[PDB]
This is an experimental structure of RNA (60S ribosomal RNA, nucleotides 418 to 1445) from Triticum aestivum, with 993 nucleotides shown.
The sample was in a buffer at pH 7.
The work is reported in "Boric acid intercepts 80S ribosome migration from AUG-stop by stabilizing eRF1" (Tanaka et al., Nat.Chem.Biol., 2024).
Entry title: Wheat 80S ribosome stalled on AUG-Stop boron dependently.
Context: one part of a larger RNA, bound to proteins that are not shown
């Protein structure tokens, strides 16, 4: 390598997602409110 | 105390790792008891039969018991390993100690008495398994997004059909339009209001955004309150029974009385048509005491019905859309053409050469010749004009909706031609072709009646759930159609595990004339003999004769025999088919009858009282009853019965199932052939059917056959192959010969009454050939061809001679071969396979669906829990079980556009519309946000409303 396009599967590249993923509660000692 | 600010404290975050442990469900090994069988058995010992040199240390058999090792059945342990869960109760845990933590620790009664077992009283609360990890704005983590790769899977929708991927139509591609819908009558189902009534629908008063809203009328307007009748007329005197929900009354309660709605059955009573009937009364024709009916009403003994509103149906109306050849009204066209009147205009040049006419020449005459002259004529070559045969020339998306280029036709004429004028549609006009009447003509052209009608052909717009058919039956100028019944939805009621039932069996117990059979039974076919015998079917011949016979062909008559029958049957299945198998049964009393009897005789039915162990097996809530309606009414495929055909993928029937309508798995591939029918998924197992490869699954583990120099041969349907063959193989079956020498081969050999024969022109045998003995022997047909016209030897089957060990003929049935010829190249599906990868049988596994199993989760349907409420879109949550297939069709919840009353909002801090490889939500209609672009309008909820969803329609419009 004499068609594309399609449907399940994943793999590769993008491209894009921070509610895209958490950093607070109970005991306490102070130092002030 | 209550909050921020530093520290000190345990913990504590997406998503994802691994181990652990509990469950649950499955797969896989392995090991041990233990029971039946005669258990056999090998081992150890002991006894029992014959077989005759022999498979020989043979086989067979049987008694004792102590070591191993089938089948069938069952108990037990235990290793590994996949998916799934993690606990608000089932397990588990505190309440006492010990133990790091499995886990143990106590008392008393049964037990066997080892172990140590087993039961015991029992209570309070509490009740989401864990250890350790990785990552943490990264090259991370995931994503429904978009590209690409692989690898299974996959053929265009849409539409008629029996069947579509079709060499059936329709579709080049977008956008925007684009088709059950408005009246009216009814009808059934639902909602709303009142209720024997409903209705205020024509009006009138009244209302100040209202055309609106209110009010009034009706004592008779419509419907409804009463039916029967042609009609004149007449016009419901009052209801019992069976079963019945439920409510009451009794029982310790299972049982039981008592009233008994709806609704189903059954028997009547009135009214009325039409029949019968007739006291009494009375206006003399009416009344109608009694007493009626195998008749008939859309009665009556239940007052329900009137209004409005939506769906659904039926019908009229453009009627779901879009389509006819046609049919009719009434106008416009002779500017083309076609004919006829007026008036114009035009048509070379040449050939032939008719009346007439002159002259010359012949003749009694008629006149007749010669040789000019003349210029006729629907002559004739042809110019221009007109036209149009042939190339069946070019062109045929052209120069042209008829040219062009050659070549014809005709050219003084029924010629060709302008301009005027006449004839106009069932009309003209026609040297006639139905030609022509303006690219239109077997009846122009325009409008309008018209959205003319189509039993016919295209279309005919959203999602999910739920239920789910038909090509059959009567009738039809009916056969492409419609109405009927049938199948199917949707509404429900009305009961119910008491019954009452069933596409089934069991007991009983009715019916049948098809297979079968029979003809040696009746009708009918039909084959042969045997045997008899007539009061003359018929002769011959003997009959000097008959109230006799032998033949013959053969009636007829009796025993028999072949052999048959949809329209023959005496007999007589299998399947199917009919009833019953109790509370709807029985009885006892004592009542009724106009029926029936000689008669309480009966038939039956009323009241009443008693009894009836639920009277095979199995399964099971009912169309039980009622409406109202849609599709369908072309069928078609299979195994059996089957009718026509030579037969058909032909036409027609009978049972049943299947496709149609439906997908999966397996026959390579196919509607209907096998398996098996299905929500969306994890894991186990299977059913057709496989296990070289191709392609998951052994080149497994056995035995045999098969060798093809034809494409060996290999898949229910299914894709063929007969008749006939083979000395190719292999297996059985009847016979046979053989040591008394078989078979094969080789031959000396086949002699002798005997050519007594059979051919008087030939044959112990030898062109030829009827045929039966006999002489000899290990034997040899008075010979079918051994070939000499004729007595000669080897070649047949009969015995001898050589050999010495097996052998001979038939059939019969596997797989191979032969019979086996076709058109593009070529198919067991292909490559290939030859102790096969063929063909039959067989033994282990294993692999294979969407089927069974076991579990999530989503829908249906089913049955439960939830209030002196700590109580809820109660139209909800929760909890249990079974269930999921759809074409025509129905039906419910939903999604979506656009107004219109209402509530809630958004928007210049940027509404609608439109754009994206942006995130996401819901099975789906579809919804929500982001980011962009615009630059002034817009959403969402309730109700309710419509010109409301497109991919088709050679759809319309425009753009590509």
């Nucleotide at each position: 390598g004499g068609a594309a396009g399609c449907g399940g599967a994943u793999g590769g590249g993008g491209g894009c997602c921070g509610g895209c993923g958490a950093u607070g509660c109970g005991c306490c000692c102070c130092g002030g409110c | 105390g209550c909050u921020c600010g530093g520290g000190g404290c345990g913990u504590g975050g997406a998503c994802u790792g691994u181990u652990g442990u509990c469950g649950g469900c499955c797969g896989c090994g392995c090991c041990g008891g233990c029971g039946g069988c005669c258990a056999a058995a090998g081992c150890c010992c002991g006894g029992g039969g014959g077989c005759u040199c022999c498979g020989c240390g043979c086989c067979c058999c049987c008694g004792g018991c102590a070591g191993c090792c089938g089948u069938c059945g069952u108990c037990g342990g235990c290793a590994c390993g996949g998916c799934c869960g993690g606990u608000a109760c089932c397990c588990g845990c505190g309440c006492g100690c010990c133990g790091a933590a499995a886990g143990g620790c106590g008392u008393g009664c049964c037990c066997c008495u080892c172990g140590g077992g087993g039961c015991a009283c029992u209570g309070c609360g509490c009740u989401g398994c864990a250890a350790c990890g990785c990552c943490c704005u990264g090259c991370g983590g995931g994503c429904u997004c978009u590209c690409c790769a692989u690898c299974c899977g996959a053929c265009c929708c849409g539409u008629c059909u029996u069947g579509a991927a079709a060499c059936a139509c329709g579709g080049a591609c977008c956008a925007a339009g684009g088709a059950g819908u408005c009246u009216g009558a009814c009808a059934u189902g639902c909602g709303u209001g009142c209720g024997a009534g409903u209705c205020g629908a024509c009006g009138g008063g009244u209302u100040c955004u209202g055309a609106a809203a209110c009010c009034u009328g009706g004592g008779a307007u419509g419907c409804g309150c009463a039916a029967g009748g042609a009609a004149g007329c007449u016009g419901a005197c009052g209801a019992g029974c069976g079963g019945g929900a439920g409510g009451c009354c009794c029982u310790c309660a299972c049982g039981g009385g008592c009233c008994g709605c709806a609704c189903c059955g059954c028997u009547g009573g009135c009214c009325g048509a039409c029949c019968c009937u007739g006291a009494u009364c009375u206006u003399c024709u009416g009344u109608g005491a009694a007493g009626g009916g195998u008749u008939c009403g859309a009665g009556u003994u239940g007052g329900a019905g009137c209004a409005c509103g939506c769906c659904u149906g039926u019908c009229g109306g453009g009627a779901c859309c879009c389509g006819a050849a046609a049919g009719a009204u009434g106008g416009u066209g002779a500017a083309c053409u076609a004919u006829g009147c007026c008036u114009g205009a035009g048509c070379g040049g040449g050939g032939c050469g008719a009346a007439g006419c002159c002259a010359g020449a012949g003749g009694a005459a008629a006149c007749u010749c010669u040789g000019g002259u003349g210029g006729a004529g629907g002559c004739u070559c042809g110019a221009a004009g007109c036209g149009a045969u042939a190339c069946u020339g070019a062109c045929g998306u052209g120069c042209a909706a008829a040219u062009c280029g050659u070549u014809c036709g005709u050219c003084u004429g029924a010629c060709u031609u302008g301009g005027g004028u006449a004839u106009a549609g069932g009309g003209g006009c026609g040297a006639a072709a139905g030609a022509c009447u303006a690219a239109u003509c077997g009846a122009a052209c325009c409008a309008u009646c018209u959205a003319g009608u189509a039993g016919c052909u295209g279309g005919u717009u959203c999602c999910c759930u739920c239920c789910g058919a038909a090509g059959u039956u009567u009738c039809c100028c009916u056969c492409a159609g419609g109405a009927u019944a049938g199948c199917u939805g949707g509404a429900g009621c009305c009961c119910a595990u008491u019954a009452c039932g069933a596409g089934u069996u069991c007991u009983a117990u009715c019916a049948g004339g098809u297979a079968a059979a029979g003809c040696c039974a009746a009708u009918g076919a039909u084959u042969a003999g045997a045997g008899g015998c007539a009061u003359u079917g018929g002769g011959g011949a003997c009959g000097c004769a008959a109230c006799g016979u032998c033949c013959u062909c053969g009636a007829c008559c009796u025993a028999u025999u072949c052999u048959c029958a949809a329209a023959c049957u005496u007999u007589a299945a299998a399947u199917a088919g009919g009833u019953a198998g109790g509370a709807u049964g029985g009885c006892g009393c004592g009542g009724c009858u106009g029926c029936u009897u000689c008669g309480g005789u009966g038939a039956g039915c009323c009241g009443u009282g008693c009894c009836a162990u639920g009277g095979a097996a199995u399964c099971g809530g009912g169309u039980g009853c009622u409406c109202c309606a849609a599709g369908u009414g072309g069928g078609c495929c299979a195994u059996u019965u089957u009718u026509g055909g030579u037969a058909a993928g032909c036409a027609g029937a009978a049972c049943u199932g299947g496709c149609g309508a439906u997908g999966c798995g397996g026959g390579a591939u196919g509607a209907a052939c096998c398996g098996g029918a299905a929500g969306c998924c994890g894991g186990g197992u299977u059913a057709c059917g496989g296990u070289g490869c191709c392609c998951a699954a052994c080149u497994g583990c056995g035995c045999g056959c098969u060798a093809a120099c034809c494409u060996a041969g290999a898949a229910c349907c299914c894709a063929c192959a007969a008749a006939g063959g083979g000395u190719g193989u292999u297996g059985g079956u009847c016979g046979a010969u053989u040591a008394a020498g078989a078979c094969a081969g080789c031959a000396g050999g086949a002699c002798g009454g005997u050519g007594g024969u059979c051919a008087u022109g030939g044959a112990a045998g030898u062109c030829g050939a009827a045929a039966u003995c006999c002489g000899c022997u290990a034997a040899g047909g008075a010979g079918u061809g051994u070939g000499u016209a004729a007595c000669a030897a080897c070649u047949c089957a009969c015995c001898u001679g050589c050999c010495g060990a097996a052998u001979c003929a038939a059939c019969u049935a596997g797989c191979c071969c032969c019979g086996a010829a076709a058109a593009u190249g070529g198919a067991u599906g292909g490559c290939g396979c030859u102790g096969a990868a063929g063909c039959g049988c067989g033994c282990g596994a294993c692999c294979c669906a969407c089927a069974c199993c076991c579990g999530g989760c989503c829908a249906u349907c089913u049955g439960g829990g939830c209030g002196a409420g700590u109580g809820c879109c109660a139209u909800g949550c929760c909890c249990c079980g079974a269930u999921g297939a759809g074409u025509a069709g129905g039906a419910g919840g939903g999604c979506g556009c656009g107004g219109c009353g209402g509530c809630c909002g958004a928007u210049g801090c940027a509404a609608a519309a439109c754009c994206c490889g942006g995130g996401g939500c819901g099975c789906g209609a579809g919804c929500c946000c982001g980011g962009g672009c615009g630059g002034a309008g817009c959403g969402g909820c309730c109700g309710u409303c419509g010109g409301u969803g497109c991919a088709g329609a050679u759809c319309u419009u425009g753009g590509u």

It was solved by cryo-EM to 2.9 angstroms. Keywords: ribosome, TRANSLATION. It holds a match to the Rfam family "Eukaryotic large subunit ribosomal RNA". Gene Ontology terms of the family: ribosome and structural constituent of ribosome.